Shown are 21 nucleotides from a PDB entry: RNA (Template RNA; Product RNA). Released in 2021, the model rests on electron microscopy data to a resolution of 3.3 angstrom. The reconstruction used 373,938 particles. Entry title: SARS-CoV-2 RdRp with Molnupiravir/ NHC in the template strand base-paired with A. The entry also contains Replicase polyprotein 1ab, Non-structural protein 8 and Non-structural protein 7, not shown here.
Context: bound to proteins that are not shown
RNA sequence: GG
RNA sequence: ACUGCGUAG
RNA sequence: CUACGCAGUA
Numbered sequence: 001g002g
Numbered sequence: 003a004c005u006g007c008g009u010a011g
Numbered sequence: 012c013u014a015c016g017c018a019g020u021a
Stems, first nucleotide, its partner, number of pairs: 003020006010013002
C1' cells in the first nucleotide's frame, strides 16, 4: 500500500 | 468510484 | 443479498  | 467474474451460504 | 480474492475502466 487511494 | 463503477462494472464483471471466482470460490463459500 | 454478505464476506473474501482477482480482472477491467477513470